Context: bound to proteins that are not shown
RNA sequence: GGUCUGGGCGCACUUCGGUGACGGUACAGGCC
Numbered sequence: 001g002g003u004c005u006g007g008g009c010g011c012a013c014u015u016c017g018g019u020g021a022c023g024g025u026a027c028a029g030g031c032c
Base pairs, nucleotide, nucleotide: 001032002031003030004029005028006027009023010022011020012019013018
Other pairs, nucleotide, nucleotide, family: 004025tHH006026tWH007026cWW008024tWW014017tWS015017cHH023024cWW
């Protein structure tokens, strides 16, 4: 990357739930 996931990390937002096409699809996994 067709594409979806998972749950953090190293960073910035914020209702502190999640938002962020940022390092970075990188990591490890699904029909590749």

Released in 2001, the model rests on solution NMR data. Shown are 32 nucleotides from a PDB entry: RNA (HIV-1 RRE-IIB 32 NUCLEOTIDE RNA) from Human immunodeficiency virus 1. Lineage of the source: Viruses > Artverviricota > Revtraviricetes > Ortervirales > Lentivirus humimdef1. The 2001 paper behind the entry is "Peptide-triggered conformational switch in HIV-1 RRE RNA complexes". NMR data were recorded at pH 6 and 298 K. It comes from the structure "COMPLEX OF HIV-1 RRE-IIB RNA WITH RSG-1.2 PEPTIDE".